[PDB]
Context: bound to proteins that are not shown
Molecule: Template RNA
RNA sequence: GCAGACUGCGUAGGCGUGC
RNA sequence: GCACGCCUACGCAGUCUGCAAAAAAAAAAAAAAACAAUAUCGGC
DNA sequence: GCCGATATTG
Numbered sequence: 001g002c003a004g005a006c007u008g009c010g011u012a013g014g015c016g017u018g019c
Numbered sequence: 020g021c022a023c024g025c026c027u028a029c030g031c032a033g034u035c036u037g038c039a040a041a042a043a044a045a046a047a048a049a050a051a052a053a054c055a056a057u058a059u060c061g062g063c
Numbered sequence: 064g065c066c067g068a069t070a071t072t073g
Stems, first nucleotide, its partner, number of pairs: 003036003007032003011028009054073010
């Protein structure tokens, strides 16, 4: 001090699987 | 009703990380090599 | 809407 990468937290939508 | 996997959109905290500094001038040239349709962008 | 430009397919 702009942004992406990216860790984690977590909202909601969908799809697939199980009980 | 719960659990898992992926994806989407999403806010938060947090690490970076290319780094001199710019204007390089480039020419980058329209000008030849048409046609139909499609899509995009822009200016009006 | 027009009116320029670019690419996409041929």